[PDB]
């Protein structure tokens, strides 16, 4: 270097009460 | 008797195939 799968770090948008 | 949920994104290790 081409993928799947987890672990840690940060970032991104997120619950909603009308007269 | 707390600061934690959803889904996206980088880096960073872990193991599997070419």
């Nucleotide at each position: 270097a081409a993928a799947a799968a987890a672990a840690a770090a940060a970032a991104a948008a997120a619950u909603u009460a009308c007269u | 008797g707390u600061a934690a949920u959803u889904u996206u994104u980088u880096u960073u290790u872990u193991u599997u195939u070419u």